[PDB]
Context: bound to proteins that are not shown
RNA sequence: AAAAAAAAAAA
RNA sequence: UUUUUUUUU
Numbered sequence: 001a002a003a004a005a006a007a008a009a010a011a
Numbered sequence: 012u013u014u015u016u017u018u019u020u
Base pairs, nucleotide, nucleotide: 003020004019005018006017007016008015009014010013
Other pairs, nucleotide, nucleotide, family: 011013cWW
């Protein structure tokens, strides 16, 4: 250790 | 709404 899109779980 | 994770730009 940025932005977008879709997907699975937990408090 | 957060956190983690995956595909992709």